[PDB]
RNA sequence: GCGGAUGCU
RNA sequence: GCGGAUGCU
Repeated sequence: GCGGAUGCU
Repeated sequence: GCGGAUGCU
RNA backbone atom coordinates (compact mmCIF):
# COMPACT_ATOMS: atom_id res chain seq x y z
P G A 1 -2.34 3.35 3.09
O5' G A 1 -1.11 2.70 2.33
C5' G A 1 -0.60 3.27 1.12
C4' G A 1 -0.67 2.25 0.00
C3' G A 1 -1.90 1.36 0.00
O3' G A 1 -2.97 1.95 -0.74
C1' G A 1 0.00 0.00 0.00
P C A 2 -4.49 1.63 -0.32
O5' C A 2 -4.67 0.08 -0.66
C5' C A 2 -4.31 -0.44 -1.94
C4' C A 2 -4.17 -1.94 -1.86
C3' C A 2 -5.45 -2.68 -1.50
O3' C A 2 -6.19 -3.00 -2.68
C1' C A 2 -3.64 -3.46 -0.17
P G A 3 -7.79 -2.85 -2.68
O5' G A 3 -8.27 -3.85 -1.54
C5' G A 3 -8.17 -5.26 -1.71
C4' G A 3 -8.74 -5.97 -0.51
C3' G A 3 -9.98 -5.32 0.09
O3' G A 3 -11.15 -5.85 -0.53
C1' G A 3 -8.35 -5.59 1.78
P G A 4 -12.53 -5.03 -0.48
O5' G A 4 -13.11 -5.35 0.97
C5' G A 4 -13.14 -6.68 1.46
C4' G A 4 -13.34 -6.68 2.96
C3' G A 4 -14.67 -6.09 3.42
O3' G A 4 -15.23 -6.86 4.48
C1' G A 4 -12.89 -4.85 4.34
P A A 5 -16.68 -7.53 4.30
O5' A A 5 -16.84 -8.48 5.57
C5' A A 5 -15.70 -8.94 6.28
C4' A A 5 -16.08 -9.28 7.70
C3' A A 5 -17.14 -8.39 8.32
O3' A A 5 -18.46 -8.84 8.02
C1' A A 5 -15.30 -8.48 9.77
P U A 6 -19.66 -7.78 7.92
O5' U A 6 -19.90 -7.32 9.43
C5' U A 6 -19.98 -8.28 10.48
C4' U A 6 -19.70 -7.63 11.81
C3' U A 6 -20.57 -6.44 12.17
O3' U A 6 -21.84 -6.85 12.65
C1' U A 6 -18.31 -5.99 12.74
P G A 7 -23.14 -5.94 12.37
O5' G A 7 -22.76 -4.52 13.00
C5' G A 7 -22.45 -4.40 14.39
C4' G A 7 -21.96 -3.00 14.69
C3' G A 7 -22.77 -1.86 14.09
O3' G A 7 -23.95 -1.61 14.84
C1' G A 7 -20.48 -1.43 13.77
P C A 8 -25.20 -0.88 14.13
O5' C A 8 -24.74 0.64 14.04
C5' C A 8 -24.22 1.32 15.19
C4' C A 8 -23.66 2.66 14.79
C3' C A 8 -24.54 3.47 13.84
O3' C A 8 -25.56 4.17 14.55
C1' C A 8 -22.30 3.51 13.09
P U A 9 -27.01 4.34 13.88
O5' U A 9 -26.78 5.44 12.74
C5' U A 9 -26.25 6.72 13.06
C4' U A 9 -25.74 7.39 11.80
C3' U A 9 -26.75 7.50 10.67
O3' U A 9 -27.60 8.64 10.80
C1' U A 9 -24.70 6.67 9.84
P G B 1 -17.15 5.94 0.94
O5' G B 1 -18.31 6.89 1.48
C5' G B 1 -18.28 8.30 1.25
C4' G B 1 -18.29 9.04 2.56
C3' G B 1 -17.46 8.41 3.67
O3' G B 1 -16.11 8.86 3.66
C1' G B 1 -19.65 8.71 4.45
P C B 2 -14.94 7.89 4.17
O5' C B 2 -15.22 7.75 5.73
C5' C B 2 -15.43 8.89 6.56
C4' C B 2 -16.07 8.48 7.86
C3' C B 2 -15.22 7.55 8.72
O3' C B 2 -14.39 8.31 9.59
C1' C B 2 -17.45 6.72 8.54
P G B 3 -12.90 7.80 9.92
O5' G B 3 -13.12 6.34 10.51
C5' G B 3 -13.65 6.15 11.82
C4' G B 3 -13.65 4.68 12.16
C3' G B 3 -12.43 3.91 11.67
O3' G B 3 -11.40 3.95 12.65
C1' G B 3 -14.39 2.83 10.91
P G B 4 -9.89 3.58 12.25
O5' G B 4 -9.87 1.99 12.26
C5' G B 4 -10.36 1.26 13.38
C4' G B 4 -10.56 -0.19 13.02
C3' G B 4 -9.27 -0.94 12.69
O3' G B 4 -9.31 -2.28 13.17
C1' G B 4 -10.67 -0.89 10.78
P A B 5 -8.08 -2.85 14.04
O5' A B 5 -8.57 -4.28 14.52
C5' A B 5 -9.94 -4.65 14.47
C4' A B 5 -10.08 -6.15 14.33
C3' A B 5 -8.97 -6.83 13.54
O3' A B 5 -7.86 -7.15 14.37
C1' A B 5 -11.05 -7.50 12.67
P U B 6 -6.39 -7.28 13.73
O5' U B 6 -6.48 -8.61 12.85
C5' U B 6 -6.96 -9.83 13.42
C4' U B 6 -7.33 -10.81 12.32
C3' U B 6 -6.22 -11.14 11.34
O3' U B 6 -5.31 -12.10 11.87
C1' U B 6 -8.26 -10.81 10.18
P G B 7 -3.75 -12.02 11.50
O5' G B 7 -3.73 -12.10 9.90
C5' G B 7 -4.27 -13.22 9.22
C4' G B 7 -4.28 -12.98 7.73
C3' G B 7 -2.99 -12.41 7.15
O3' G B 7 -2.00 -13.42 6.98
C1' G B 7 -4.84 -11.26 6.25
P C B 8 -0.45 -13.00 6.91
O5' C B 8 -0.29 -12.40 5.44
C5' C B 8 -0.76 -13.12 4.30
C4' C B 8 -0.71 -12.24 3.08
C3' C B 8 0.58 -11.45 2.90
O3' C B 8 1.59 -12.25 2.30
C1' C B 8 -1.28 -10.04 2.53
P U B 9 3.13 -12.00 2.69
O5' U B 9 3.49 -10.63 1.97
C5' U B 9 3.43 -10.50 0.55
C4' U B 9 3.40 -9.04 0.16
C3' U B 9 4.60 -8.22 0.62
O3' U B 9 5.70 -8.31 -0.30
C1' U B 9 2.60 -7.08 1.19